[PDB]
This is an experimental structure of RNA with a sequence from Homo sapiens, with 56 nucleotides shown.
Protein in the same entry: Schlafen family member 11.
The reconstruction used 57,414 particles.
It holds a match to the Rfam family "tRNA". The family's RNA type in Rfam is transfer RNA.
Primary citation: Kugler et al., Nat Commun (2024), "Phosphorylation-mediated conformational change regulates human SLFN11".
Entry title: SLFN11 WT dimer bound to tRNA-Leu-TAA (pre-cleavage state).
It was solved by electron microscopy to 3 A.
The source organism's lineage runs through Eukaryota, Sarcopterygii, Tetrapoda, Mammalia and Homo.
Context: bound to proteins that are not shown
RNA sequence: CAGGAUGGCCGAGUGG
RNA sequence: AAGGC
RNA sequence: AAUGGAC
RNA sequence: GUCCGCGUGGGUUCGAACCCCACUCCUG
Numbered sequence: 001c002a003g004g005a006u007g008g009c010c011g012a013g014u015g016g
Numbered sequence: 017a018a019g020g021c
Numbered sequence: 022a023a024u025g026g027a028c
Numbered sequence: 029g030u031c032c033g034c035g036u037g038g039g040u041u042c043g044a045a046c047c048c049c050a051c052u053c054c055u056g
Base pairs, nucleotide, nucleotide: 001056002055003054004053005052008021009020010019016042025032026031027030028029035051036050037049038048039047
């Protein structure tokens, strides 16, 4: 000066 | 709240 | 066929 | 059928797992 976190587990999902 | 286990 | 929960 | 729930607590929005802020732990 930044990044992650999802359901029993692995994981898709960034405003219907 | 997909899908798969 | 379900597979978070209160009403 | 209404509402809560996607790390926890709040906020904006008609509508938030999705946008913004704070916090927890860990990571570069």